[PDB]
Context: bound to proteins that are not shown
RNA sequence: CGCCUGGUCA
RNA sequence: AGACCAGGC
Repeated sequence: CGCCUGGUCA
Repeated sequence: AGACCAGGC
């Protein structure tokens, strides 16, 4: 870089 | 649907 998982924010 | 943050090689 790109890709993925978060969730978190309310 | 998006802006932040955590993570992954």

An RNA: 19 nucleotides with solved positions. Crystallisation conditions: 5% (w/v) PEG 6000, 200 mM ammonium acetate, 150 mM magnesium acetate, 50 mM Hepes pH 7.0, 5 mM TCEP, VAPOR DIFFUSION, HANGING DROP, temperature 295.0K, pH 7.00. The structure was determined by X-ray crystallography at 3.8 angstrom resolution and released in 2007. The depositors describe the entry as "Elongation complex of RNA polymerase II with artificial RdRP scaffold". Lehmann et al. published it in Nature in 2007: "Molecular basis of RNA-dependent RNA polymerase II activity". Among the 12 different proteins in the entry, which are not shown, are DNA-directed RNA polymerase II subunit RPB9, DNA-directed RNA polymerase II subunit RPB1 and DNA-directed RNA polymerase II subunit RPB4.